[PDB]
Context: one part of a larger RNA
């Protein structure tokens, strides 16, 4: 212990009134100070005498402070006084709040202490304090992360119930049977085919029988019943609303209702006539009845079977209701009654795609089959999933391995020179270094550095360049009214904006020589580039927005592919706003990074993922073939539709005008792309020879050695490469430094330095000699001393190598070029999550103002945007309001629930409110200045664990590699929950 040792959340909130200069009553109080008086201490002795302590009185003590009351000053004054507030501390009596414990009292109550908020009292202290609100970390899995940038078609339908009774009648509504043949078709069988091995079928024909009114649809007639509606007819009835009647409810009576009126409404019930209607098959079905001997038992009747009806499940053909899988909103038209405001239905189609559905798909991964030694290195089909359906750059500038380099911040500036478009105290200020003096450490001199000369700016067609204002009009344009008719209608005393004409502060700014650079535009030659003029910039090269140029296409009118109006791609200019490019600045973390990262540049490797071509890219003339946008022409063919023969529409196929590319060769241009074999003289090979001496297959114009000669047609070797440059060496001549030498100053001076650069061994550059290289062709013209060509000239062909082949020609190996979301990059095309939700009000700050400022010489007035306070909604994120209050066999569930009764169990009934399955609206649980950011486009790896396997391994057998777990690093933001402070 402040200070080393020592303190750790955010944010909000936390006192007033008067005086303080004078002056009045001392008017009152309290405080001081005095003066004395006393008690008593302290030096003295025995004192006094002084000092100190206490009580006590005094008072013209202009003493303080408060309390009254007044004026004085503008320069009275507390950093503060006094007075109350709140907070907190001491002693608490109690009690409104009030419980515990004890005394007393049988209980019932009483009395005491704490007791809490301090209800309350009495002294004393008060903010870097005191009050109040909220909290976070760690780790984990669970999901998703750009569908894809592409299109059509569809938008009302389903059961549920209500009638489906009987008898009769009518074809002028329709309706052949049976065999064979034949030509065709289908179906089965070994098949190779016919129907012909079989069966049915259609088109004709044949031959016999024939609706004795059969058969099916439909229709009509009669009865009964049901429904429906009657301006339908008779018959009873307050039902409610107010009165009034009182027999009644209480009554002698009020009001009301039970009868009963009275004006409204709903109009109710019974029979009875009258019009109208009254429809569904059919499929399984002897479950029941009626009928038949086809054959049986007794006659009847029944069995098995047949036909109709009657039950049960289902399409629902007819009439009417509901919702609806879709069925969203808006327009117009027609229609029916009324209105010149109005009223209703019906309907395609259009703009929302408002729902909902299917649909191109492509490449990969994968799986199956066939051949190949099952993907032997090939092929064909598949389910799935993913990515992808954009511009541009890169495309082997795609990676990877060497070399050489790579400091950080913050500043103001940058095409020459010229007086200046423009910098002031210019003759100093303040520092440096010094030939040197006086020698105090000090002074004094000089030179030099930074501060400083231009003129009080420039500029003058008066916005040169921008700001406002017009009782500025014309026109255009952009809104609103109106007539509604108008020629892509029309009219406006319309709210602005452009245009355009005047006008008022204020800001800012010369020009030439450059033929400096560059840019636009115009012209000439042509080289595609030069030239020449004009205009404009110039620290330098970068992005949004405003204006304006001119201008691809496109659009609408009109008489002309032609002209008029609009829009309009890209792109240039004025302010913008923002990099980093040297150079300059200062300082400072590693001096690349203090990094083994990110780089630079150069050099090496590796790499088509596929596909294309291999400049004579250019110009001209010519041709085989070929193609269409615009239009036209037809005994070829093909769909649809129409009754068929016939017809109507839409197609293939060919031809031609306008045109069109395509390019086999010439004519050459244009590019020069390579070598000029770099000089000079000779050899060696290669090939292809000829030839002279010797051998050899039988033998030669045949083979193999040998000599000389000869094709540079091609490489090679020798000298130069000093024809000319570079690079070393090595050295001297030169220039330039170092140290020495020749000289000189200065000095401590018996310490020694320092300069002059002729020379010296060490050569920084060239000479003098050597090696090595290349221009070796230099023309408009050879360069900063080497490299290097808008544009000049010739041979070949215009990548090289080879093959068949002078060559094109076609192939291959390497190179070279383009080009594809095939691969990535920047955008922006895409959502999705999160950040994030808005106008108007005032007060505080700067800027500019005497023009009527002003009976005090200092006051008022207009614009800027920031700081600070003031209205109220919304949507998003994503939800809480409402009603389950007729509905007894077509009586919705589920939840928060509960209650009587019976029964001496183990057991059985009754709901009211609200909520969900979203029938509807607010907007809230999150968010003050609005529509924009911000994140994503990802989901896995290990090597490093163990283990199985292959292989002997550079050596050792197992190096290394190969499947399977373990473990390890791993959200990209969004969603939850958990573990632990």
């Nucleotide at each position: 212990a402040a200070a080393c040792a020592c303190a750790u959340c955010g944010g909000u909130c936390u006192g007033a009134u008067g005086g303080u200069c004078c002056c009045a009553a001392u008017u009152g109080a309290g405080g001081g100070a005095g003066a004395g008086u006393c008690u008593g201490g302290g030096u003295u002795u025995g004192a006094c005498a002084c000092c100190u302590u206490u009580u006590c009185u005094c008072g013209c003590c202009a003493c303080c402070u408060c309390a009254u009351g007044g004026g004085u000053g503008u320069u009275a004054u507390a950093u503060c006084c006094a007075u109350c507030g709140u907070u907190c501390c001491u002693g608490g009596g109690g009690c409104c709040c009030g419980c515990g414990g004890c005394g007393c009292a049988u209980c019932c109550g009483u009395g005491c202490c704490g007791a809490a908020g301090a209800a309350c009292c009495a002294g004393g202290a008060a903010a870097c304090g005191g009050a109040c609100c909220g909290u976070u970390u760690u780790a984990u899995c669970g999901a998703c992360g750009u569908u894809g940038a592409a299109c059509c078609c569809a938008c009302u339908u389903u059961c549920a119930a209500u009638a489906u009774g009987a008898u009769u009648c009518u074809c002028c509504a329709g309706c052949g049977u049976u065999g064979g043949g034949u030509a065709g078709c289908g179906g089965g069988c070994g098949a190779a085919a016919u129907u012909a091995c079989u069966c049915g079928c259609u088109g004709c024909u044949u031959a016999a029988c024939u609706u004795u009114a059969g058969c099916u649809a439909a229709g009509a007639a009669u009865c009964a019943u049901c429904u429906u509606g009657g301006c339908g007819c008779a018959u009873c009835a307050c039902g409610g609303a107010a009165u009034a009647u009182u027999a009644a409810c209480g009554g002698u009576a009020a009001a009301g209702u039970u009868g009963u009126a009275u004006u409204u409404c709903a109009c109710g019930a019974u029979g009875c006539u009258c019009a109208a209607g009254a429809a569904u098959u059919g499929c399984a079905c002897a479950a029941a009845g009626a009928a038949a001997u086809g054959a049986u038992c007794c006659g009847a009747g029944a069995u098995c079977u047949u036909u109709c009806u009657u039950a049960u499940g289902c399409u629902a053909c007819u009439a009417u209701u509901g919702a609806u899988u879709u069925u969203u909103c808006a327009a117009a038209c027609g229609c029916u009654u009324c209105u010149g405001a109005u009223a209703g239905c019906g309907u395609c189609u259009u703009g929302c795609u408002g729902u909902g559905g299917g649909u191109g798909g492509u490449a990969c991964a994968g799986c199956u089959u066939c051949u190949u030694u099952u993907u032997c290195c090939g092929a064909a089909g598949c389910a799935u999933g993913u990515a992808u359906c954009g511009u541009a750059u890169g495309u082997u500038u795609u990676g990877a391995c060497a070399c050489a380099g790579u400091a950080u911040c913050g500043u103001u500036c940058g095409u020459c020179g010229a007086c200046u478009g423009u910098c002031c105290a210019a003759c100093u200020c303040g520092g440096u270094u010094c030939a040197g003096a006086u020698c105090u450490u000090a002074u004094c001199g000089a030179a030099c550095c930074g501060a400083a000369u231009a003129a009080a700016c420039u500029u003058u067609c008066a916005a040169g360049u921008a700001u406002g204002g017009g009782a500025a009009a014309u026109g255009g344009u952009u809104u609103u009214a109106c007539u509604u008719u108008u020629g892509a209608a029309g009219u406006a005393a319309u709210g602005a904006c452009c245009c355009u004409c005047c006008u008022c502060u204020u800001a800012c700014u010369g020009u030439c020589g450059a033929u400096a650079g560059g840019u636009a535009g115009a012209a000439u030659c042509u080289u595609u580039g030069a030239u020449c003029c004009u205009a404009c910039c110039u620290g330098c090269c970068g992005g949004g927005u405003u204006u304006a140029c001119g201008g691809a296409g496109a659009u609408g009118a009109u008489g002309u592919u032609a002209u008029c109006a609009u829009c309009a791609a890209a792109g240039c200019a004025g302010a913008a706003g923002u990099a980093g490019c040297c150079g300059a600045c200062g300082a400072u973390u590693u001096c690349a990074u203090c990094a083994a990262c990110a780089c630079u540049g150069u050099g090496u490797c590796a790499u088509c993922c596929a596909u294309u071509g291999c400049c004579u890219u250019c110009a001209u003339g010519a041709c085989g073939a070929a193609c269409a946008a615009u239009a036209a022409g037809a005994a070829g063919a093909c769909c649809u539709u129409u009754u068929u023969g016939a017809a109507g529409g839409g197609u293939c196929u060919c031809u031609u005008u306008c045109g069109u590319g395509a390019a086999u060769c010439a004519u050459g241009c244009g590019g020069u792309g390579c070598u000029u074999u770099c000089c000079a003289a000779u050899u060696u090979g290669a090939c292809a020879c000829a030839u002279u001496u010797g051998a050899c297959a039988u033998c030669c114009a045949g083979u193999c050695a040998u000599u000389u000669g000869a094709g540079u047609u091609c490489g090679a070797a020798u000298g130069g490469g000093c024809u000319g440059a570079u690079a070393a060496u090595u050295u001297u001549a030169c220039u330039g430094a170092c140290g020495u030498u020749a000289u000189u100053g200065c000095g401590a001076u018996c310490u020694g330095c320092a300069a002059c650069a002729a020379a010296c061994u060490g050569a920084a550059g060239u000479u003098a000699a050597u090696u090595a290289u290349c221009g070796a062709c230099g023309c408009u013209g050879c360069u900063c001393a080497a490299u290097g060509c808008a544009a000049c000239g010739a041979a070949g062909c215009a990548g090289u190598a080879a093959u068949a082949g002078c060559a094109a020609u076609a192939u291959u190996a390497c190179g070279c070029a383009a080009u594809g979301c095939g691969c990535a990059u920047a955008c922006c095309g895409u959502c999705a999550u999160c950040u994030g939700u808005g106008a108007a009000u005032g007060c505080a700050u700067c800027c500019c103002u005497g023009u009527u400022c002003u009976u005090u010489g200092c006051a008022a007035g207009g614009g800027a945007c920031c700081g600070c306070a003031g209205c109220c909604g919304c949507c998003u994120g994503a939800u809480u309001u409402c009603a389950a209050c007729c509905u007894c066999u077509u009586u919705u569930u589920a939840u928060c629930u509960c209650a009587a009764u019976a029964u001496g169990u183990u057991u059985a009934u009754g709901a009211u409110g609200a909520u969900a399955a979203u029938u509807g609206g607010a907007a809230g649980a999150a968010g003050a200045a609005a529509c924009a950011g911000a994140u994503g486009a990802a989901a896995u790896c290990u090597g490093a664990u163990u283990u199985a396997g292959c292989c002997a391994u550079a050596a050792c057998u197992a190096a290394g590699c190969u499947a399977a777990a373990u473990a390890g690093a791993c959200u990209c933001g969004u969603u939850g929950a958990u573990a632990a402070a």